[PDB]
Context: bound to proteins that are not shown
RNA sequence: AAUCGAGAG
DNA sequence: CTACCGATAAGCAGAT
DNA sequence: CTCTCGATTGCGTATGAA
DNA sequence: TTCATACGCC
DNA sequence: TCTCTGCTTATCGGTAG
Numbered sequence: 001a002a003u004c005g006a007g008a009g
Numbered sequence: 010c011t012a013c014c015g016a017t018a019a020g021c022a023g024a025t
Numbered sequence: 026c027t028c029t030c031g032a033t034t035g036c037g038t039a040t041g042a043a
Numbered sequence: 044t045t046c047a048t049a050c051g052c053c
Numbered sequence: 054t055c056t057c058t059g060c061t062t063a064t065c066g067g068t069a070g
Stems, first nucleotide, its partner, number of pairs: 001034009010070009021059004035052001037050002041046001
Other pairs, nucleotide, nucleotide, family: 020060cWW036051cWW039048cWW040047cWW042045cWW043044cWW
């Protein structure tokens, strides 16, 4: 700095 | 004979 | 649509000094 | 022949 | 390996010249 997962509203 | 273009089935960029 | 966290960062192969 | 490390492909 | 437009373009012939 990007990708995935967990979500919350 | 034939140049041109308007009737006809299908490829590219883009999305939420 | 906005926000918070967590986690993670493909796989491969060649030259040359000794 | 190998080791060290810049390079190296669906 | 489970979504669909709008605009690249296709065949194809028909007429005054």